[PDB]
Context: one part of a larger RNA, bound to proteins that are not shown
RNA sequence: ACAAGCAGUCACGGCCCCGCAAGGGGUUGUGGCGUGCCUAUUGAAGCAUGAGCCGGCGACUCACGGUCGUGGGCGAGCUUAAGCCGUUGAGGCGGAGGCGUAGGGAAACCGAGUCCGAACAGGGCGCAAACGGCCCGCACGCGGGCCGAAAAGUCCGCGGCCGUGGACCCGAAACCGGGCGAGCUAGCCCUGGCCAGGGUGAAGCUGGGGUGAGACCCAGUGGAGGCCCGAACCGGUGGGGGAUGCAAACCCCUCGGAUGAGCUGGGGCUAGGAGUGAAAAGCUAACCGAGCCCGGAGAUAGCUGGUUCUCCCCGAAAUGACUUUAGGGUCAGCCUCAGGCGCUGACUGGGGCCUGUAGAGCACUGAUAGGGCUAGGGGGCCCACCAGCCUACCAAACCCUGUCAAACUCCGAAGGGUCCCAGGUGGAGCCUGGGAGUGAGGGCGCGAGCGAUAACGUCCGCGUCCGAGCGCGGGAACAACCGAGACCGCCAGCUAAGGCCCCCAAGUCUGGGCUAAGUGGUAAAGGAUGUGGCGCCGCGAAGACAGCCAGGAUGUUGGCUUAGAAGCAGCCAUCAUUUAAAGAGUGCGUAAUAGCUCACUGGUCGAGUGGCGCCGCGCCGAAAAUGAUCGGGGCUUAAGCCCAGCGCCGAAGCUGCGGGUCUGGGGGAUGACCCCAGGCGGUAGGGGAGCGUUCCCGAUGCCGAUGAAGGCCGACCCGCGAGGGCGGCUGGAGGUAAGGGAAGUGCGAAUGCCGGC
Numbered sequence: 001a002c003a004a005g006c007a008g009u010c011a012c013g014g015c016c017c018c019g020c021a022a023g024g025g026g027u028u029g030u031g032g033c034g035u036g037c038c039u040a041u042u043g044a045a046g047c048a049u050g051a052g053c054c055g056g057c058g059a060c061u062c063a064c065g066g067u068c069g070u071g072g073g074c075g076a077g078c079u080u081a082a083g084c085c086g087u088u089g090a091g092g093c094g095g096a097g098g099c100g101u102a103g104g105g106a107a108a109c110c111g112a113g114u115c116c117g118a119a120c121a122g123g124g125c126g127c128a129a130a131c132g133g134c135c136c137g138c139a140c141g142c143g144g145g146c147c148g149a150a151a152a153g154u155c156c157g158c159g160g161c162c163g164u165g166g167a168c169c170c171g172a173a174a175c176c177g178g179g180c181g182a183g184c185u186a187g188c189c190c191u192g193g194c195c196a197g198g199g200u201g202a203a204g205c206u207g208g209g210g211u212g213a214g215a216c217c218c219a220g221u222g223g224a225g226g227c228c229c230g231a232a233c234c235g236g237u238g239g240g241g242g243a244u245g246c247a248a249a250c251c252c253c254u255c256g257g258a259u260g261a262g263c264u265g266g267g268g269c270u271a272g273g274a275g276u277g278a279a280a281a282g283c284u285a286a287c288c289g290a291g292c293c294c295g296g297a298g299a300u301a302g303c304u305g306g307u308u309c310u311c312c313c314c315g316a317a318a319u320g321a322c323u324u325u326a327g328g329g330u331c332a333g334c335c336u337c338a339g340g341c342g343c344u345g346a347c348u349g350g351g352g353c354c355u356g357u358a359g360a361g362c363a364c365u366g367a368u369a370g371g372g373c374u375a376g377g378g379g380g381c382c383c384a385c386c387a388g389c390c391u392a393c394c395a396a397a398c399c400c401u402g403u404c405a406a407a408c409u410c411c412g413a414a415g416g417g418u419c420c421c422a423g424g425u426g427g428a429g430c431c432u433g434g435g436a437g438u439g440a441g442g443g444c445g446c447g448a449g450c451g452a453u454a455a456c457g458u459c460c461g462c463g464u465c466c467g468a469g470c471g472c473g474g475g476a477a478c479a480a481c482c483g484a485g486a487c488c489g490c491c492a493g494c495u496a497a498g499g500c501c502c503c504c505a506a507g508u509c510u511g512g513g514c515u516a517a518g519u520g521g522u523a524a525a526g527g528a529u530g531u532g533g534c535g536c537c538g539c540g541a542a543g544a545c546a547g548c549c550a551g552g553a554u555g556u557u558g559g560c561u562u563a564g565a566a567g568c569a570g571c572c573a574u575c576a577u578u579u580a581a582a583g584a585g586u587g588c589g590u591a592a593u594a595g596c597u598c599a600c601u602g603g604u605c606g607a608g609u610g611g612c613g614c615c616g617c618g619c620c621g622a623a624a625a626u627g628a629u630c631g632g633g634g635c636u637u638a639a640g641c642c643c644a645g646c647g648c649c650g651a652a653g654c655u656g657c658g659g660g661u662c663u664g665g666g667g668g669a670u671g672a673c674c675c676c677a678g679g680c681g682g683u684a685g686g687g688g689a690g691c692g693u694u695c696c697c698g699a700u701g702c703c704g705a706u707g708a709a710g711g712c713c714g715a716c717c718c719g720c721g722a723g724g725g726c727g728g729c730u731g732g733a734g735g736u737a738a739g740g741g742a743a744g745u746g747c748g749a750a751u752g753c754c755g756g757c
Stems, first nucleotide, its partner, number of pairs: 008033011037050001039048001052757006062165013077099003083093003103110002113125004131148005168306002171303001175296006186270009195260001197229003200225001204221006233257003238253004272288001274284003309690006319332005333438002335435007343426001344428001347423009359411001360409002365405008377393001378391003441466007449458002472483003487659004492655003498649003501633003507646001509645006520635001526620002530617010547604005554576002558572003583598001587596002660680008691746001693743005701736003710730005716725003
Other pairs, nucleotide, nucleotide, family: 019022tHS024715cSS028029cHS036051cWW037749tWS038049cWW041043tHS042441tSS042479tWS044048tHH058747tWS058750tHS059306tWS059747tWH060307cHS061167tWS073078tWS075152tHS076100tWS077153tSS082094tHS086090tWS102111tSS103113tSS104114tSS104124cSS105107tHS105108tHS112126tSS112127tSS117119tHS129130cHS130149cWW133147cWW136144cWS148149cHS165167tHS170304cWW172300tWH173299tWW174297tWW181272tWH181285tHS182185tWS182270tWH182275tWS186276tSS195231cWS196230tHS201222tWS201223tSS201224tHS202223tHS203222tHS210215tHS211213tHS232258tHS236237cHS236254cWS237254cWW242247tWS245247tHS246250cWS271274cSS271284tWS272291tHS273290tHS277280tWS305750cSS310721cSS311720cWS315684tHS316683tWH317333cSS317438tSS317468tHH318467tHS325328tWS336686tSS345426tWS345428cSS346424tHS356357cWS356412tWS358412tHS361363cWS362405tWH364408cWS368403cWS373397tWW374396tHS376394cWW379391cWW382387tWH383384cWS383387tWS409410cHS436685cSS437684cSS442480tSS448459cWW451454tHS451455tHS466479cSS469486tHS471652tSS473497tSS483496cSS486681cWS495651tWH496650tHS497650tHS499506tWS501508cHS504505cHS505649cSS508639cWH515516cWH515517cWS515638tWH516636tWS517636tWH518519cHS521634tWW524622tHH525621tHS528618cWW541543cSS543607tHS544608tWS551581tWS552599tHS554577cWW555584tWH556584cWH558573tHS562564tHS564566tHS565592cSS567587cWH567596tWH568588cWH579581tSS580601cHS581582cWS582583tHS583585cWS586597cWW589594tHS630633tWH634639tWS638640tHS690722tSS692745cWS698738tHS704733tWS707731tWS707732tSS707733tHS708732tHS708734tSS709731tHS719721tHS719722tHS748749cHS
C1' cells in the first nucleotide's frame, strides 16, 4: 500500500519525547501554495552547458615605473642612492643624484615674457602669494613688516587604476633547437634455410620420310615454363560472427599465389623536410600531409569554461563616429565615488521666433476619366500645281466637368525645436577629477521603408516594459497584455486589474431588453419568409392578397415554314377586333389538331396584403491527421450578449501597529541616541562598512591535566548577516585578549586536480 511528484513551504490535527505549566522537539495525515543549481542568452524548469556524491587542492599577485586619492613629515624647499660605521631583530652617517623654484621658441635666443609679425594689429602658450593678528604714515582695512594657522612643493605609508613583466587561472592546432629511434614497418647489402604430391609436355636429341641440297613433316626421346591442379608456406576475395571482443584487426566458412618480380632465419645499412616507397601522401615502434623525447615554454589563444565570506547605498548598456572593423577595440553617450558651485534640473504657465508632416489642394512637375473646340495626320481621297473635302483612330495645347503623386505644392493644423520670464529643493542640475560596465538586445503600441496592406520577418523614428522586476495580483497555464515598483514582522483594514453558480474569495443581486445557436466558446467573400425593432413605397372596403365559381376569342390553318405546326419541332411579319374579356394563344398535350392550362376580368367571403431599405442578435458558407473539452463541472426570462445601478471579493499597491538601516532636520551628549519626516526591487558595474582563516608585535606575559587544539551535539545567549558565545560528550597538549601589523586568507560547479565511497 486509491494516489501524482524540483520533494519544499504555510496552516491545522493526530501519535512519540522533554518539560511544574505555559512551551518546545521529532514525525506526517489533510488542505493551501509552489518550473532544481550554475553557466550562456533577447529569452531556460527547460528537451541548451557543467556537475554520481563527499573530503582535501584550486584562480586579481609581486617588482619597478606611472597617475589620482589619502595618513603624516618638512616646506621655497623636499629627499638621499650605492656605500661607510654600528648592532640581543639599534640605528646612524653618506648630498653623487632626483623632483621643485619660468616660461616661450625648431633653434640662435629672449625672459615675466616669449612665439608668429614690418608692427608698441592682433592672436598662441605663459607670469599675478591666502587668512588671522600686532606695529604706523589721518582716522576702521590701508602699505610695508613682524607672529604663522595654512599652503606651492617634496618625502615616506596606505588604497584605486594604468605601463612593462606569463600579470586572474586552466586549455590548443602548431613553430623552433638538441637529442632518441629501422628489435614495428619500407628498401637495399652479406650469409643460410624452405617450397607434399599430381598434370601439361617447349627446345634439343635420335630415327623415319622429304629434297639436287634444303625447308619442312612424322615417331620416339627429352623435361622447358614470372605454365596448370593442390598442402606446407605466403595471402586477405565475399559472407556471417565478434563490437565494455578470445583479439586496440580476432574467429568460422569461402577465396588468391604456391620455381618465383617466391617465402623465410640470422648478421647489417638508410630517418624527420629526412629516409624508404611496383605510388596509398603508404610506411618510418598499436593515430605520420611531416616520428618520439627533453627543451625554448607559463609559445600565442581579440575564443570557451571557471573565478570562493557578509551586510548597506546607488545603479547602467546593447547607441554614434572610426576601425583588414563587424561576437574585438578608441572616443563620446549612459552608471558610480570624491571635491567644488550652488537654484540653474526634468516637467510646467505666458510670450516671441523657427518648420513644411497629417490633412487638403492642382497654381508648378507629371499622371489621368468623359465631353467640347481644334493645329498636325491615320485615313478615304478629288489631284498630282494650288488643291481639296469627312472624321465613331490619333491628339497636342484650349475649355468645361472629374481625379492621382515618397523624390508634385497655391495651401497647411495638431505638435515639435529654441530663447526670455515665472513656478518647480529634486538620488535635480552644473564644473573638475578617480572607477567602471556597455558598444547582439527583445516584445508591444504608434509612425514609415523593405517584404506579399506574409512571418515570433527585417530596417529606422517616438514611447513603453522585459533586460536587471522569471518577485507580487489578473490573464487557465505564459519574460515583456491589464494592475502594481516587493526594507522587515502581524491569524487587522481599504482598494487596483479582474471577478462574485460550484471547482474558487465574493450576488444563483435589482431593473429593461435581445439571443435559441451551445451562438456565447468563429474564419471571409457571399447567401438566406431566422428572430426582434425602425422607416418607406404599392394595391384595398367604387373591397383587395390565398383560395373558390365563370370565360379561355375571331378571321384562323397567323404568315412564313410547310405531309402539318393549325401558339407548345420551328423563322417570324405578332396583327385586327371585339369585349367587363382570352396573348394569331405561358405551358402538359400533340399522327400537326382534339383535350387541357395559364396570362386578362366578373363573382364568392371579407380584412389587410405586396415590395424596398435600415438596425440588433443569430443561421449557412465551415474538411486533417493519438482523446476529447468554453480552464473543467455545468449554464438557456442565463452561469450568454447590450443597457443602468447597488453591494461585496480581490496584490508584496494604500492604511493601521511594531521594528531595522540610510539620509535630512531638530535636541546640542553632539555622534550611534532621542525625537520628526522621508528613501531603501535590481544584472553589468561603482561606493561603504564588517565577519572569519594563517602568521608577527602585544609574550621572560596570560589560558591550560580541576583538560589546549580539533571533533560530535544543543530547543540556550549576543549579532541584520558573515559570525561570536555558553553548556554537554569526545580529545589528550597545546592555545593565545584588548590594540595593531602582514598575507599562499573564505569554493559547489572549471567534460577542474588527488583521494574515498

Released in 2014, the model rests on X-ray crystallography data to a resolution of 3 angstrom. Shown are 757 nucleotides from a PDB entry: RNA from Thermus thermophilus. An Rfam search finds the family "Bacterial large subunit ribosomal RNA" in it. The family has 102 seed sequences and 51,934 matches in Rfam 15.1. The 2012 paper behind the entry is "A new understanding of the decoding principle on the ribosome". The entry also models magnesium and zinc ions.